[PDB]
Context: one part of a larger RNA, bound to proteins that are not shown
RNA sequence: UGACGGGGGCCCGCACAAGCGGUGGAGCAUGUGGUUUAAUUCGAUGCAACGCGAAGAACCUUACCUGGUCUUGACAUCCACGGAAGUUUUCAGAGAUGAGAAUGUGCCUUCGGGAACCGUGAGACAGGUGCUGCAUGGCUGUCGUCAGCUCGUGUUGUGAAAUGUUGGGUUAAGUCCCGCAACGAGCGCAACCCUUAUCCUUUGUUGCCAGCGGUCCGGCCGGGAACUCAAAGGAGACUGCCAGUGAUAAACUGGAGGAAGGUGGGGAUGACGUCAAGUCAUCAUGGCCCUUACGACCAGGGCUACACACGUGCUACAAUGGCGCAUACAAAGAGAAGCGACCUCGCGAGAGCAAGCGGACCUCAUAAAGUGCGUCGUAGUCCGGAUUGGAGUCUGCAACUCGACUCCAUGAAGUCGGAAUCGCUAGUAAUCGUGGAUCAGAAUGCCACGGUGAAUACGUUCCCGGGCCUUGUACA
Numbered sequence: 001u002g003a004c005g006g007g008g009g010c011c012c013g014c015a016c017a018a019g020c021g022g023u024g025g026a027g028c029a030u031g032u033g034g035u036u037u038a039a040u041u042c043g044a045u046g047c048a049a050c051g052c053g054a055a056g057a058a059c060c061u062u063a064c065c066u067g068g069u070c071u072u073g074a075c076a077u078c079c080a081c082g083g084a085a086g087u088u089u090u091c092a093g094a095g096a097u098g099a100g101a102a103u104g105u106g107c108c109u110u111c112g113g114g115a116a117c118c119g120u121g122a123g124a125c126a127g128g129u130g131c132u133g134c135a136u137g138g139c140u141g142u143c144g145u146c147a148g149c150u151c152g153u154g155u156u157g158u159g160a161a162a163u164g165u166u167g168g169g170u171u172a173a174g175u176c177c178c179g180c181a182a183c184g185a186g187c188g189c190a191a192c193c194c195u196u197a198u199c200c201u202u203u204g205u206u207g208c209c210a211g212c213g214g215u216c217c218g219g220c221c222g223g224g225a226a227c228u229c230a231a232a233g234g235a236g237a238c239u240g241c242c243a244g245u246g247a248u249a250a251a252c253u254g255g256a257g258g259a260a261g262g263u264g265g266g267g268a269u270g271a272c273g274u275c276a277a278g279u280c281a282u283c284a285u286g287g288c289c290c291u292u293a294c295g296a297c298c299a300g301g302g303c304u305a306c307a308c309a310c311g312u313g314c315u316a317c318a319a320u321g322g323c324g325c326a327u328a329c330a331a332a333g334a335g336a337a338g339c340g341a342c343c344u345c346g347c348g349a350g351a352g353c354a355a356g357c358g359g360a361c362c363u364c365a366u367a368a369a370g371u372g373c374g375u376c377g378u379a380g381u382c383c384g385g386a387u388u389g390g391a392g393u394c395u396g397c398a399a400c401u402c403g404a405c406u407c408c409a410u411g412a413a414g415u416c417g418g419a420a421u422c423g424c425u426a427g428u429a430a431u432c433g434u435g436g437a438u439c440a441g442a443a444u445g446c447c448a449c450g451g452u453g454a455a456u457a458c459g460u461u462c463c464c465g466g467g468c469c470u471u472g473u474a475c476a
Stems, first nucleotide, its partner, number of pairs: 001476002003473003007470007015460002019424004026315008034306002042053002064301003068297001070295001086103002089100001127290002130288001136284002138279003141275001143273001148187006154163003167178003193267004198235007208224002213221001238261001241255005317417001321376005333364003338357002343352001345350001383414001389408001392405002430452004435447002
């Protein structure tokens, strides 16, 4: 100087206080934690590991294992030589890799020959997810948007070092004023930066249809180009102005106007750094050791199992609810190894045909909530579905081990769940559908889009993290 104090002071943050809604208690999903084994891969492990890398394990991204191969090896640079490479057929074998009959000889050569590709052979070497993130290059969470974090000169001090940046007001903030041995600056912080919110302007096509003429009542076609909108450009919002307060300062509130007012909604934005934090099993890589072996091969089995537990999730335990029927209101997106219009078979997954769309036109693709009418009437029910039986569909060489849908039946439990804990202040919490990624084929996990959409906060007394001043320490 720090650290910490069952130390003190003050102050913040869903930390706490008041509400709304989950989770534990029922069923299903995964991962992780224990097991088992030939495999149940590596790394992850309080926050900050456990729907973690993994955006997606059926043999096969496997790394495990188990039975048979590689030696310069499956993948590579060097001398030489044989071959052109390559096309392809025939025999068994789980492949590895080992033999058979043709095309093919190609750019170029005082012809000792040449270029890849297939060969064996010497050895450099190849090559190492094997491990060391306790060496690391790079790359993430994290405290934490948390506000402090440093330096230039100056003042004190023999110096550790202190001011500055220590104090009075105001703020999200070292954001801003008064006060100062300080003067300044810088990071930080705000702001710039993107989405959304008012208006202005350029294009009106495949976006619209304000009047039109026409009517198959389809913006649909003349057309109109205002407007619903789509890509390009700017203006607004900046305490800008009234009252007050504030030491008149900062700074804050009440008010006009303004679509938006006090940071107008969110985001990126992450201060120097700790965690020898993680990632050597992502690459790079110091490095230990392999090399006829861990290591390139081909099968089957496994990573999804099961005497259990947890985390995070999905489904319900119901009348704000279930069943039959008509149907309003979206966005954000994907599409040629595709999106699939639309005609017909099938109660259906799917099978057959099959326009349009590389896309403001074609297809995905009916959204659900909500809304109008009848049935179940407190029943394990007309909830709820875990269970499994027999007939198909399908991606996929081939769905046992281990996928998805759908048609026939069973209708387990769960009926407000102990201890404990989690979420939200607003288009939030909550709730409803919709799509994409990863992919051939498996999302209740992830990414995002929108419909309907509240309660409470008196307050900071107590848990959690954080910031400023104080006291103390034998902690560094």
Molecule: Tethered rRNA, nucleotides 920 to 1395
Organism: Escherichia coli